[PDB]
């Protein structure tokens, strides 16, 4: 950032691309 997956603290963090 696309699919998914957790969170206020959020677009980080965890799986897969």
């Nucleotide at each position: 950032c696309c699919a998914g997956a957790c969170u206020g603290a959020a677009g980080a963090u965890c799986u897969g691309g």